[PDB]
Context: bound to proteins that are not shown
RNA sequence: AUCGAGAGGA
DNA sequence: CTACCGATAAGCAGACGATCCTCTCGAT
DNA sequence: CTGCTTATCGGTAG
Numbered sequence: 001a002u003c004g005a006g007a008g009g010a
Numbered sequence: 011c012t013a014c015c016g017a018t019a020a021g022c023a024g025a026c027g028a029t030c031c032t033c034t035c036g037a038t
Numbered sequence: 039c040t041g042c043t044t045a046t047c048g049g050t051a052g
Base pairs, nucleotide, nucleotide: 002037003036004035005034006033007032008031009030010029012051013050014049016047019044021042
């Protein structure tokens, strides 16, 4: 660095 | 007086689905 | 939480 996923803010 | 059609009903298909934000974790 | 597509059809005509 990118793809995905998950957690969370208004 | 059986067929041909233009026609109205019956029937499975889908492209959407709040904005912005923050972090972390695995895999490649 | 619904458009385009599909078998069913009665008015008329040869």